Solved structure of RNA from Homo sapiens, together with DNA, 47 nucleotides shown. Among the 13 different proteins in the entry, which are not shown, are DNA-directed RNA polymerase I subunit RPA12, DNA-directed RNA polymerase I subunit RPA2 and DNA-directed RNA polymerases I and III subunit RPAC1. It comes from the structure "Structure of the post state human RNA Polymerase I Elongation Complex". Primary citation: Zhao et al., Cell Discov (2021), "Structure of the human RNA polymerase I elongation complex". Keywords: RNA Polymerase I, transcription, post state, TRANSCRIPTION-DNA-RNA complex. The source organism's lineage runs through Eukaryota, Bilateria, Gnathostomata, Homininae and Homo.
Context: bound to proteins that are not shown
DNA sequence: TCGCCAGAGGACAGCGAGTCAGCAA
DNA sequence: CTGTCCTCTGGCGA
């Protein structure tokens, strides 16, 4: 900074 | 004869908040 | 995705 997950 | 009333498609641009980890480039 | 806004964009009477 991105991807996976995740809470109302 | 080519303005504008109609008529077409392209083009951009926005698509609820707020949170918490982790892996890996 | 859907919505305007935008760019054209040839085609009959004045």
């Nucleotide at each position: 900074u991105g991807c996976u997950g995740a809470c109302u």